Keywords: Hepatitis C Virus, RNA Structure, Antiviral, RNA. This is an experimental structure of RNA (HCV IRES Domain IIa RNA) with a sequence from Hepatitis C virus, with 38 nucleotides shown. The 2010 paper behind the entry is "Inhibitor-induced structural change in the HCV IRES domain IIa RNA". It comes from the structure "Inhibitor Induced Structural Change in the HCV IRES Domain IIa RNA". Method: solution NMR. The entry became public in 2010.
RNA sequence: GGAGGAACUACUGUCUUCCUUCGGGUCGUGCAGCCUCC
Ligand code: ISH
Repeated sequence: GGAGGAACUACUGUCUUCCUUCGGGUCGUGCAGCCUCC
C1' cells in the first nucleotide's frame, strides 16, 4: 500500500422509518466494528 474470511453476499452494535404486548420485529441509498496475509 493492497487483498482475503463470503462480495456487493453472511454476522453484530448504534441511529433513523413503520408496527409494537415496549420485549421484539421492520425500513435505509446512514454510522461504527472483528480476524488474517503479502
Ligand atoms: C469477515 C468478518 C467481518 C467482515 C468481513 C468478513 N467482520 C467485519 N466484516 C468482510 C469479509 O469477510 C465486514 C468479506 C463488515 C460494515 C457491512 C461489513 C472478503 C470474506 N466487520 N459491514 N470477504